An RNA structure from Schizosaccharomyces pombe, in which 548 nucleotides are resolved. The depositors describe the entry as "Fkbp39 associated 60S nascent ribosome State 2". The entry also models zinc ions.
Context: one part of a larger RNA, bound to proteins that are not shown
RNA sequence: UUGACCUCAAAUCAGGUAGGACUACGCGCUGAA
RNA sequence: CAAUAAGCGCAGGAAAAGAAAAUAACCAUGAUUCCCUCAGUAACG
RNA sequence: GUGAAGCGGGAAAAGCUCAAAUUUGAAAUCUGGCAACAUUUCUUUUGUUGUCCGAGUUGUAAUUUCAAGAAGCUGCUUUGAGUGUAGACGAUCGGUCUAAGUUCCUUGGAACAGGACGUCAGAGAGGGUGAGAACCCCGUCUUUGGUCGAUUGGAUAUGCCAUAUAAAGCGCUUUCGAAGAGUCGAGUUGUU
RNA sequence: UGCAGCUCUAAAUGGGUGGUAAAUUUCAUCUAAAGCUAAAUAUUGGCGAGAGACCGAUAGCGAACAAGUAGAGUGAUCGAAAGAUGAAAAGAACUUUGAAAAGAGAGUUAAAUAGUACGUGAAAUUGCUGAAAG
RNA sequence: AAAACUUUCAGCAACGGAUCUCUUGGCUCUCGCAUCGAUGAAGAACGCAGCGAAAUGCGAUACGUAAUGUGAAUUGCAGAA
RNA sequence: GAAUCAUCGAAUCUUUGAACGCAC
RNA sequence: GCGCCUUUGGG
RNA sequence: ACCAAAGGCAUGCCUGUUUGAGUGUCAU
Numbered sequence: 001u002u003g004a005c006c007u008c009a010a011a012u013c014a015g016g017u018a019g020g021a022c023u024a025c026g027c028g029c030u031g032a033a
Numbered sequence: 034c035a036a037u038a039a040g041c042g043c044a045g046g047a048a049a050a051g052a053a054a055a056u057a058a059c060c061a062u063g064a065u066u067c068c069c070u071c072a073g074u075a076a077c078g
Numbered sequence: 079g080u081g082a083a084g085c086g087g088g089a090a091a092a093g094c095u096c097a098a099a100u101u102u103g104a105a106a107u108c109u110g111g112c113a114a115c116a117u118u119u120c121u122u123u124u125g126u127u128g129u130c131c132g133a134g135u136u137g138u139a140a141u142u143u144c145a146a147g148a149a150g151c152u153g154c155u156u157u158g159a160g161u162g163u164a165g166a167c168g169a170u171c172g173g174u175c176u177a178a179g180u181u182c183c184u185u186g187g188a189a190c191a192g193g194a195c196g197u198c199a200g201a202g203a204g205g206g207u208g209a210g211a212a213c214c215c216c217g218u219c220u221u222u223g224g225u226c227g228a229u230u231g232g233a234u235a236u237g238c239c240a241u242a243u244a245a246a247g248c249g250c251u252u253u254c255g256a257a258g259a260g261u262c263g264a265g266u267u268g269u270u
Numbered sequence: 271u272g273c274a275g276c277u278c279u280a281a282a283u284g285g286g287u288g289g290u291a292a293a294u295u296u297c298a299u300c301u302a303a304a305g306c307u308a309a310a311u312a313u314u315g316g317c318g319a320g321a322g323a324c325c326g327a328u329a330g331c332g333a334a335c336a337a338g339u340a341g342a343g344u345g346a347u348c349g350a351a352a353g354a355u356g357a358a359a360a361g362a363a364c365u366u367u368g369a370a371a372a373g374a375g376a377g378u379u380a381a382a383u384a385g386u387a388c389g390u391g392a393a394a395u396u397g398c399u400g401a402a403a404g
Numbered sequence: 405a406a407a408a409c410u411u412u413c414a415g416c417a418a419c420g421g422a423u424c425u426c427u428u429g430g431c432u433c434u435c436g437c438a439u440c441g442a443u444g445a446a447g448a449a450c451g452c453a454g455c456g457a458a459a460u461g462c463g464a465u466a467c468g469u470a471a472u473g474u475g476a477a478u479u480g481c482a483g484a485a
Numbered sequence: 486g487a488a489u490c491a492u493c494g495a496a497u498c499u500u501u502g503a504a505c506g507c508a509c
Numbered sequence: 510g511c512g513c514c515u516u517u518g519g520g
Numbered sequence: 521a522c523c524a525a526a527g528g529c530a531u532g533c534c535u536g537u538u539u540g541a542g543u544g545u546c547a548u
Stems, first nucleotide, its partner, number of pairs: 002547004006542006013536004018531001020440001025045001027042003055062002066089004076080002093306003096258001106138001107133002110130007147254002149251002153248004158239001160238005168230003173225003179195001180211001181194004196213002198202001204216003263278001265276005284301005316437007324430002341348002353426002361388001364375004389424001395418010447501003450463003454481002469495001471492003474488001478483001506511002512529008
C1' cells in the first nucleotide's frame, strides 16, 4: 500500500410477496355458566 | 351442559387424513376417507 | 350416565419423494441481467436458445428409500418431456329452424263459455291474450338434432424435426447394505 | 391413553406395539422422531338450476309494496306498518251553488252497489227512519 | 199518561277491514358449479337522467363508451327522426 | 343501425376504505 | 388541508 | 435559479445489484 472472505448497515436500486373481506362446510388454540 | 356457544388464528372447492413404528392370534388382514354392521357391545362410572 | 374399536359387507381405489454412501477423469446443478428464437385463452401468457453474472463444495445434479437398493455378471425387451395438416369424437357458449281453426249460432263489454263442423299430436307441461285456449301467441315434442360460429378433449392418420456413441426393467450375485435425538423413554404437574 | 410445562435422558436385531408366557419370557407384527398425494366425504355461505301432499298477506323470511326502509337509542344495537279500481284511465268534460274544500246535476263504464279514503266489505260501534216496550 | 230518554227489533247510511278468491313473495328439498383483494377487495361518501324525488344502473366518457348479436324503438311528458 | 335491448374479450372507473408522501 | 423528491415542460 | 405539470415518496419480508462500515480474519 492493495485485494480477498466474513459480519452488519443504506438505497425514492431491480424484481416479487404479506395484510383486508367472506367463513355454511376445513384445521387449529382457548373456553364457559 | 361441553372436548359445546362466544373469543383468537388460518385455508380450499373441498379441507383434514393417508401409503403402517396398523391389525390381529387366523387357513391370517394390508394407506386414508365415508356408509351399514359390530353395538348401546367392550371399557369407565 | 358416558361409550369405542378389530373382524364382515359396500362406496372409492393410486401410488410415492427425500436425508443417510462420490462423479472425483471434471458442479455434470440453479436464479437473475443482456441479445435473439418462439408460443399464447392473451400484443396481457408461457417458455426456449445463446451469452454474461451471481448462487453453490458448510454440497446443487445423477443413482437409492427397506416393497428395497448399490456394485460386478447375463441376454431378451423396450424408448421423444417434440413440431403442422385432414377426419372423427365429445364440452360450453353465440345464433338460427320447429304441427294444427281463430270456421259458423247463442249468451256476454270482451268467447278463452255453450253448441255444431273440423285439424295436429315424438307437441293434451306451463304461461299470456278483455272469463276454463293443444290448434291466437310464446313455448312444449322431435332435441342424446340439423345448422352455423368460436375455441377447445385427447386420441386416429399424416407430415417434419428429434438424436438415440443412448438409458432402463428382469436371470444371477462372490456383499454391501448407510435408514431421521432433548427424540423415544422414565418420573413429575396440569388438562381433555 | 393423547398432549403440555418441568428434571433426567437413550439404544442397534435396536426400538414401538401386542398374543403368550412368565412378571419375565418367548412369539407375532411394524420401522417413529422428514415429506407429497386425486377418488369415495362435508356444505344453514356465494352464484346458478329444478321442484313441493308447504305458507297464502296477524300466515310465509324482519321485509310479496319505497325493507334492514321509515324510525328509535350517545352508543353497541333495535326495527316496523303497508298486497288487490278497471278489460282499457276511458281517473269524471261541461253547467250551477260555495271564497275554498266540496256539493247537485251531468259525462265515462258491462258496473261508480269499482271514484284513487278504489275487488268482496263481516262483527263490535254510531246516526236516521219505522215498530214496540218501560 | 203523549213527546223526549233508554232499551229491543228490522231497513238504510256510516265506521272498521274480517271473510272469500288470487299472487313476479317466502319456506323447504334436491341438483350443479368454485370465482375476492396492494393490477387497490368488501364496505362508505359525493356525484352522474331532459324533466326523478323513488329503486336499480353508472363514475367527470358518469342510469354509461368500444365490440358482437338482434332488428326499429324509448315512454308518465317533451323530443329529435 | 334505434333500444330504460341482450351478450361482452376493449378501455373510463371520483373522494374514501387492508389504504400506503404527512395529516384529514 | 399540508407537502417532499425526481423527471419533464415552461418562461 | 424559478414556476407549472407529470411521475412517484407506506410498512414487513425474499432474491439479486450497488454503495459502504468493521482496534472481524487474513493475505499484500

The structure was determined by electron microscopy at 3.2 angstrom resolution and released in 2022. The entry is indexed under 60S Ribosome, nucleophosmin, ribosome biogenesis, fkbp, ribosome. The sample was in a buffer at pH 7.5. Among the 33 different proteins in the entry, which are not shown, are UPF0642 protein C32H8.05, 60S ribosomal protein L6 and Eukaryotic translation initiation factor 6. Rfam match: Eukaryotic large subunit ribosomal RNA.